An RNA structure (A site tRNA) from Escherichia coli, in which 76 nucleotides are resolved.
Method: electron microscopy, resolution 11.5 angstrom. The entry became public in 2014.
Among the 52 different proteins in the entry, which are not shown, are 50S ribosomal protein L16, 30S ribosomal protein S17 and 30S ribosomal protein S8.
Rfam match: tRNA. Rfam describes the family as follows. Transfer RNA (tRNA) molecules are approximately 80 nucleotides in length. Their secondary structure includes four short double-helical elements and three loops (D, anti-codon, and T loops). Further hydrogen bonds mediate the characteristic L-shaped molecular structure. tRNAs have two regions of fundamental functional importance: the anti-codon, which is responsible for specific mRNA codon recognition, and the 3' end, to which the tRNAs corresponding amino acid is attached (by aminoacyl-tRNA synthetases). tRNAs cope with the degeneracy of the genetic code in two manners: having more than one tRNA (with a specific anti-codon) for a particular amino acid; and 'wobble' base-pairing, i.e. permitting non-standard base-pairing at the 3rd anti-codon position. The family has 954 seed sequences and 5,335,975 matches in Rfam 15.1.
The entry is indexed under cryoelectron microscopy, molecular dynamics flexible fitting, ratchet-like rotation, RIBOSOME.
It comes from the structure "Structural characterization of mRNA-tRNA translocation intermediates (class 6 of the six classes)".
The work is reported in "Structural characterization of mRNA-tRNA translocation intermediates" (Agirrezabala et al., Proc.Natl.Acad.Sci.USA, 2012).
The sample was in a buffer at pH 7.5.
[PDB]
RNA sequence: AGGGGCGUAGUUCAAUUGGUAGAGCACCGGUCUCCAAAACCGGGUGUUGGGAGUUCGAGUCUCUCCGCCCCUGCCA
Numbered sequence: 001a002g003g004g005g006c007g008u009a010g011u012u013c014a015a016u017u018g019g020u021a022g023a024g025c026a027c028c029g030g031u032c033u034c035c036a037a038a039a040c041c042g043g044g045u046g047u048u049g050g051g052a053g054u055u056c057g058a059g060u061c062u063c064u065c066c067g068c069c070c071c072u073g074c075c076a
Base pairs, nucleotide, nucleotide: 001072002071003070004069005068006067007066010025011024013022027043028042029041030040050064051063052062
Other pairs, nucleotide, nucleotide, family: 009023tHH010045cWH016059cWH021047tWS026044cWW031039cWW033036tWH050065cWW053061cWW058060tHS059060cWS
């Protein structure tokens, strides 16, 4: 240089063109034993890696650029 995959709320990983994109885990709330803790039950937070195309509709098509990963070019 040429081409493909990943790119994600703390923390573990997804995200369809016609859809309100979810929790494991902790957190936080709430909970009861005289109270206190382990514990017990629920609640919520990156929103697409960034912007353009076309369409009834677009994170994924159209286009390709940064990071991350893979493949490729001689052994004296």